[PDB]
Context: bound to proteins that are not shown
RNA sequence: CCGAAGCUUCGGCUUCGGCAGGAGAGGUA
DNA sequence: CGGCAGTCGCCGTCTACCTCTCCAAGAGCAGCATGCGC
DNA sequence: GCGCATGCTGCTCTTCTTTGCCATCACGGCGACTGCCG
Numbered sequence: 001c002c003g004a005a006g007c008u009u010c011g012g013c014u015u016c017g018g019c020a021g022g023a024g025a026g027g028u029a
Numbered sequence: 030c031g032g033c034a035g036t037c038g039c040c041g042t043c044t045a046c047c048t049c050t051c052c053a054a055g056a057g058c059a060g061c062a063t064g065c066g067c
Numbered sequence: 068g069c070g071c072a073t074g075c076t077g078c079t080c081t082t083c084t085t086t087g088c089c090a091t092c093a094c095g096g097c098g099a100c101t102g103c104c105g
Base pairs, nucleotide, nucleotide: 001018002017003016004015005014006013007012021052022051023050024049025048026047027046028045029044030105031104032103033102034101035100036099037098038097039096040095041094042093054082057078058077059076060075061074062073063072064071065070066069067068
Other pairs, nucleotide, nucleotide, family: 055081cWW
């Protein structure tokens, strides 16, 4: 950062879950 | 000492994009588990 | 009934460089250097 789920006083709070480097060959302008 | 010329190594050689495949394995050292023998 | 032996199997590295393996590598510019001749 995203999703799911609760609280939610509507500002947000909480639980869980999750990653992306090299070599070779062919091609287009 | 004093030049000297070959030589040997190190540096560099346009931009942007698309598609595919392939990227160490066998050997070795314990650590037991079960079968076989006296 | 107990001890010893050998194979599944965890389990964590290990992978060099000779008298070998290895076969080579453009093309230009630049600069040290290094044995070599005088």